[PDB]
Context: bound to proteins that are not shown
RNA sequence: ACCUCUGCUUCUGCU
RNA sequence: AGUAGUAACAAGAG
Numbered sequence: 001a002c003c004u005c006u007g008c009u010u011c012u013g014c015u
Numbered sequence: 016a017g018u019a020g021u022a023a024c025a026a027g028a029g
C1' cells in the first nucleotide's frame, strides 16, 4: 500500500 | 461479455 515487485519459472510439505 | 474448447484467462504476489 491510489506503495513496490512480476510477465515462460514449475506449489510435495511449511497451509 | 468475450476469446476459447474437455480448462483456463478475463492480472498475480507482497
Base pairs, nucleotide, nucleotide: 003029004028005027006026017024018023
Other pairs, nucleotide, nucleotide, family: 016025tHS019022tWS
This is an experimental structure of RNA (3 end; 5 end) with a sequence from Influenza B virus, with 29 nucleotides shown. It was solved by electron microscopy to 3.1 angstroms. Entry title: Influenza B polymerase pre-initiation complex. The entry is indexed under Influenza polzmerase, Viral protein. The reconstruction used 30,000 particles.